[PDB]
Context: one part of a larger RNA, bound to proteins that are not shown
Molecule: 28S rRNA, nucleotides 1312 to 2356
Organism: Homo sapiens
RNA sequence: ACCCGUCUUGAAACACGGACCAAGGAGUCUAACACGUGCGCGAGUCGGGGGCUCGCACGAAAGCCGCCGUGGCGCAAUGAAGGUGAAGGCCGGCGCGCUCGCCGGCCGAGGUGGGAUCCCGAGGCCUCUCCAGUCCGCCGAGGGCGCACCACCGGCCCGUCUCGCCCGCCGCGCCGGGGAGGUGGAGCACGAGCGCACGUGUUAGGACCCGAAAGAUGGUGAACUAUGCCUGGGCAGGGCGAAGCCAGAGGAAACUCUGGUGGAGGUCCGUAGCGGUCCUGACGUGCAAAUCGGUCGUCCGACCUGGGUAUAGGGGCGAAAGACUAAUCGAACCAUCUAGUAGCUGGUUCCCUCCGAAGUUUCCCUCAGGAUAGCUGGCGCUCUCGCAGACCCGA
RNA sequence: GCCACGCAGUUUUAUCCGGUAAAGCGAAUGAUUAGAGGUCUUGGGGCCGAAACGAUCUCAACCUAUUCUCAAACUUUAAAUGGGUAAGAAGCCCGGCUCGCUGGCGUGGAGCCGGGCGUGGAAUGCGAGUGCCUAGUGGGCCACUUUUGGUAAGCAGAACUGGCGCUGCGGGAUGAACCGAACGCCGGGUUAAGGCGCCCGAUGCCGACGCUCAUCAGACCCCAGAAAAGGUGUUGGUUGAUAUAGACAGCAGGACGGUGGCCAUGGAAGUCGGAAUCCGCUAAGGAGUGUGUAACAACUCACCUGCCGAAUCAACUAGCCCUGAAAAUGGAUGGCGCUGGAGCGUCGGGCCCAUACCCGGCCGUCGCCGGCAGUCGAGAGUGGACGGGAGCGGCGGCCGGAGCCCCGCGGACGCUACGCCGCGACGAGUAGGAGGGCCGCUGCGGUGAGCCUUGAAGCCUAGGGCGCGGGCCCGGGUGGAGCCGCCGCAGGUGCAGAUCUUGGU
Numbered sequence: 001a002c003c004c005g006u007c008u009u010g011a012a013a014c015a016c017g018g019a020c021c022a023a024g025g026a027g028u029c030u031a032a033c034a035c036g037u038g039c040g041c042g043a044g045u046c047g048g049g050g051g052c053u054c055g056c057a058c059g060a061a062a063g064c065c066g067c068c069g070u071g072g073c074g075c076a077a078u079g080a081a082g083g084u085g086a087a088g089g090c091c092g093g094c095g096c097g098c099u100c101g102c103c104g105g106c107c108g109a110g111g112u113g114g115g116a117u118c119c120c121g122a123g124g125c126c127u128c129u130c131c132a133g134u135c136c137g138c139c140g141a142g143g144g145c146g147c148a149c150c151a152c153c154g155g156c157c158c159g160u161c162u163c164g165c166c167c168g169c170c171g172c173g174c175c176g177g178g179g180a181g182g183u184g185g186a187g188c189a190c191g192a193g194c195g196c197a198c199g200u201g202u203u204a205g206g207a208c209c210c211g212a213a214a215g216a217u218g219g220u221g222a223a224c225u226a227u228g229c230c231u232g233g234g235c236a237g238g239g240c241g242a243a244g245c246c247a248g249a250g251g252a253a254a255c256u257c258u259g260g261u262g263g264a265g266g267u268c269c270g271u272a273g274c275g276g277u278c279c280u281g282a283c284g285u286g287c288a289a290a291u292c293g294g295u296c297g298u299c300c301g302a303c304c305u306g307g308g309u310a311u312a313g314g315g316g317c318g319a320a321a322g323a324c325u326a327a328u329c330g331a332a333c334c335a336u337c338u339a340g341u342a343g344c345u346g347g348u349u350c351c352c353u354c355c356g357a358a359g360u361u362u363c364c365c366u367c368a369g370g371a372u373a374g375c376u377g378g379c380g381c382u383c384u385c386g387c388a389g390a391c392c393c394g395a
Numbered sequence: 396g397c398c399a400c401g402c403a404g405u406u407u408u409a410u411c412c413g414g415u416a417a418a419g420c421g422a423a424u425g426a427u428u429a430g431a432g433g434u435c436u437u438g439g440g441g442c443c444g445a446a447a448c449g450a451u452c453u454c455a456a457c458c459u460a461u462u463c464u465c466a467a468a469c470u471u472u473a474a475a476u477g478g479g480u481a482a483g484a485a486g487c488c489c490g491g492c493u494c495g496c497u498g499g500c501g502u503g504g505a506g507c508c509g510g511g512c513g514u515g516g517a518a519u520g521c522g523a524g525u526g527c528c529u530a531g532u533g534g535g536c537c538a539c540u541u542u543u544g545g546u547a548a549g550c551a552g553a554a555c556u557g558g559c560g561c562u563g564c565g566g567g568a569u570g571a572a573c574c575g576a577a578c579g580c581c582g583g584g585u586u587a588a589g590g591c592g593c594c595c596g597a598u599g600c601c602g603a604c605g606c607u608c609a610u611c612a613g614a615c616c617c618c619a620g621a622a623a624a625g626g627u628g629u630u631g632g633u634u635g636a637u638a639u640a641g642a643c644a645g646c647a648g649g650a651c652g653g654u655g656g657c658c659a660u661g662g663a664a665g666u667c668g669g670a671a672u673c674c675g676c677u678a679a680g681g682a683g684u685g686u687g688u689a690a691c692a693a694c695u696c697a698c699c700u701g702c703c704g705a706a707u708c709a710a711c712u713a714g715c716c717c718u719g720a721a722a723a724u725g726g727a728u729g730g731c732g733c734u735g736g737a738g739c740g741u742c743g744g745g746c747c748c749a750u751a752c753c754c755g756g757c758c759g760u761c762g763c764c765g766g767c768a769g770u771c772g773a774g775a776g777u778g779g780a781c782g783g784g785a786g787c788g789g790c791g792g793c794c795g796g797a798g799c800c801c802c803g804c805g806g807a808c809g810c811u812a813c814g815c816c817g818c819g820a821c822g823a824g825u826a827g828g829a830g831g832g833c834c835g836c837u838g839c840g841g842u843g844a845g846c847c848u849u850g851a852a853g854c855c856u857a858g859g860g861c862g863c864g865g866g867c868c869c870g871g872g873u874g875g876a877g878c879c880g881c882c883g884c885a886g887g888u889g890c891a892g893a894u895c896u897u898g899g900u
Base pairs, nucleotide, nucleotide: 003018004017005016006015019900020899021898022897023896024895029205030204031203032202033201034200035199036198037197038196039195040194041193044073045072046071049068050065051064052063077084078083088107089106090105091104093103094101110153111152112151113150114149118144119143120142123139124138125137128786129785135779155188156187157185158184159183160182161181162180163179165178166177167176168175169173208347209346211344215337216336217335218334219333220332226311227310228309229308230307231306232305233304234303235301237269238268239267240265244261245260246259247258248257249256250255273298274297275296278294279293281292282291313329315325316324350832351831352830353829354828355827360373362371363370364369374532375531377528378527379526380525381524382523383522401521402520403519405518406517407482408481409480410479411478412477417472418470419469424466425465429461431459432458433457436455439453486512487511488510489509490508491507492506493505494504496503535559536558537557538556540554541553543551544550564575565574566573579757580756581755582754583753584752585751589747590746591745592731593730594729598744600743602742603741604740605739606738613733624718625717626716628715629714630713631712632711633710634709635708636707637706645702646701647700648699649698651675652674653673657669658668681696685694686693758822759821760820761819762818763817765816766815767814790796801805834889836886837885838884839883840882841881842880843879845878846877853873854872855871856870858869859868860867861866
C1' cells in the first nucleotide's frame, strides 16, 4: 500500500459499467476553404478534357502535342451603375514661374527615423635594434551606401462632397476634358504567382462509434378478440304460483268469498355451461408470459357456442373500460425512406520526451450549448552580447 | 570617464489623483438626551391678579450658551495600502528655411534643413521585438483578510492573493484545500514543518523554574465540542483597613433614661409602614441589623468592656482545578497509558527525517545558432615577407656564417558532419499541443547472390539476455511450408471497459 474506467469542485465510495477468456470494435474518405512546410517553373503557371503513339504481361502505366493554353488562377482597382482606371524629382529660360499654364535637358516610384550586411577609414598590433621605403594580415574611433521590415510624412488610381477657373472640337452641345482641398476603397507606389505533395484547423456529407420518443410511403392481418348477418348445436332437479277455467256458497243486482284446475315470468334455489366476488389463499426463476383450490354471479334468455361471412389502421369495432383489433393499442404488424436527428448519456486502442490550461469578458429564445476576447501549444522571423587568442594571456 | 538593442506583478526620487479606515456633530444635512439663562406670544394659566394678569408664580413654545449619543445611501478634516506620469541622444543648445494657419510686430505655432554637445544623467534584475496558425476551456471549489443577505449554516453572493482542480512528498493518527516543501534514477551530509515513554526514528539530558488532583482531569493551527454565573481548592497580584494607646477569632458582660420618641393604631412599644438621627451617662448603645411575642415580654446584631498576648481583616483581580455540563450499538488526547509528569506555562542543550538544501554519479531536455573539414609526425598560427642602410650581442686567429630532419622511413583513435566532442542550467502535470520512436500490424515498389523440409509461420517454456519504455533477440519443445531485415510507399494498423458484438468457460 482502498478498484479500475468515467462524469465531477470533490470517488475507495452506500454513484454508474465491469463474473472470466479469445476474436472483432470507434476521427475515415470525398469536396471546399485557410495557414504552414517541401518540390518545379516563375510574370507566368497548369493539359486535369481531348488527341497521337505494336491497343492491352507489367501498360487502365509511361511518353508526346504548342495554331490542342480553349480555359482556370495570377498579372488592376474602384463604383449600385453608366463608367473611369494607378510616375515622379532637379536645372531653367516665359505669361504674372499669379501656389499655376507652353517646352527643353537629365534621371526614373519620393522623403524622414531606425536598419542585418557591405564599403572607406585616422590611428594601433609585428621580428636582434635602428635613420629608410618596399608587399599584403588583424584591431580600430569615426564616416558612407543602405536589404528586408517597422513607424511616419508626401505622391498616384476609383467613388463621393466643397470651391473655382480654364481648355478641346468634322457633332458648339442639358457635349467632352482638366484643377485645388477633405473624405470612402478588400488599391498603386519595379510584380509572386501557378501547379503538385504533406500537415493542421473549420465545414457539408452517415462524418469518431453506438443510442431515441417520433414523422412519411407502400403492403399484411378479424386463426384471438369487437360488432352485424347466414346456417347449425345446447341448457339436471326443485320453489313461487299470473291470466284463463270448474264447482260450492253468499247476494236484489253489481258482484263477492272458498276449494280446486292451469302453468306465466328478461321469476327464485341450484347442476352442465358461461362468468370471475373474496381469501388481497396457492403459485409468483410457476403447471401456466394470468394458472390452481375453496368460496362465489348467472343459469329460458339483452343466454352459451361451432362453422361460414362483413367491417382494416387515423381505419374498423365498442351495452363506452380509450376497451378490443393474432401474448403488441391514447393509433397494430411488416418492409423501406434510415446509418432519421440528438446542445444529452456511454465508449474512444502503442511508448518516451518537451511545453502546458480554463471554468472569466461581451453577444446569442442563452442558463447542460455556441460565437467572441482571454489563458495554451506549434511554426518561425527580425535584432542584441560576443564568439578571440593553436596551451596560456583583458588589454 | 567608457562597457548591449530593450524590458520589469520591484524599490527610490519628484509629481499629481482619491474620500475608505479613523474622526466630527459647542461645523452644514439628518437622528437625538438632559438640565441652565433670557424675554415676546391665540401655550396651558394664576393660588388674593377681571379692575391697566393692580401683581408676578408655574408650565409651554421660542431664542441663547452648554450637554449625552449616532449615520452604507451625512460631512469640515483625513490616513495606511493604492492608481497615473517622469527620471534624456526621439534629449539639450545654436543658427537658417517654408507656411495658403495665426497676426500691430522681424508675432505666435508647426514643420523642415545644417551644426555642436556622451559624466548614456536613480537602484536592482533580465536578452528583446514581431508575425501566422491554433487546441482545450467558458459547471469550479477552498483558505487568511475585506465584505453583502441571512439567527445561522460544510448556506448564498463579491474583492485580493495563494492553493486544490492538474500535485506526488514530510508533518497534522485519519483527511482534495492546513503547516513545510513542489517531484528525472541514486549514494553521502543537513534541515523545514513537526517531533523524541512504548506502538514509532529520535531526550536512556542525573535538563531549569513554577502551576495543577479532577468520584465527567489535561494534553498543540485548521480541528473536530461549550457560555453566563459561581467556589472559605490553591497560587500570585491590586487597593484599603485594624493592631502592645494591645488587634482578629473564641469565651463573658452592659446594649440605657426621657421614649411604651412623633404620624401611622385595633397591638404594634426599636423592628407591618412615612419622615427625620436629639441630648446626656459615659465603656458604649442604632430613639435600632435580625428572630419573635396577638401584643407585652425574651433573645441577637453594631457599639463598648473583661480574659486572651502577635499580627490580622476586607473588597477586588486572574492563573490552574471544580460546579455549571443531559442521548441514544461499546469507544476514543490516535492507542496503550501517563500524576517527582508521558499534563499546563516559560525556557536550554542534544537528537530524528521529506522527493526540500549542499556535494558527487548516471539519464534526458534546453542553452552556448559552442568546438572539429588542421587526418596538419611537421602543422607551428596573437603578421610575416624581403633587400640594399648602419650596428651590437654568443661561437668559427683581427677578414670570416647558411643549416636541407633522418644510426630508425616511423607514429593510436577519429569525421554514419542527419556524425562526434565540450561546458552550464534545468526535470510535477489533467484537458490540450508538438517532437522522436533501430516501437508494433498488414500489403506494394526496391534491396539483402536474405532465411527455409539438415525444418517457415504459429504456439508453449522454473531457459539466457537487451531496452527507461513501446518491445526485441537467442536456447528448448511442438509444428509441418512458407517467412523476415533495411530504403521508400499505402492503410479497414495497436483495446480492459462502450448494461459493447460473436463464441467459449